[PDB]
Entry title: Structural Basis for Marburg virus VP35 mediate immune evasion mechanisms.
An RNA structure, in which 36 nucleotides are resolved.
The entry also contains Polymerase cofactor VP35, not shown here.
Crystallisation conditions: 0.1M sodium citrate (pH 5.5), 0.1M sodium citrate (pH 6.0), 0.25% glycerol, 14% PEG 6000 and 0.6M ammonium sulfate., VAPOR DIFFUSION, HANGING DROP, temperature 293K.
Ions in the entry include magnesium and chloride.
The 2012 paper behind the entry is "Structural basis for Marburg virus VP35-mediated immune evasion mechanisms".
It was solved by X-ray crystallography to 2.02 A.
Context: bound to proteins that are not shown
RNA sequence: AGACAGCAUAUGCUGUCU
RNA sequence: AGACAGCAUAUGCUGUCU
Numbered sequence: 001a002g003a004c005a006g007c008a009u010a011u012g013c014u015g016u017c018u
Numbered sequence: 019a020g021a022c023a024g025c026a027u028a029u030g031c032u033g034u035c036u
Base pairs, nucleotide, nucleotide: 001036002035003034004033005032006031007030008029009028010027011026012025013024014023015022016021017020018019
Other pairs, nucleotide, nucleotide, family: none
C1' cells in the first nucleotide's frame, strides 16, 4: 500500500417522543 | 426547540491478514 475488522467525529436524510 | 432512534455519506484512529 490494499483488503477486511473494530473505534471515533462531522454532515445529510428519515422517524418517534417531550 | 430538545431528547432519543434509524439510514447514508465523508473523514480520522487502531488491529489483523496479504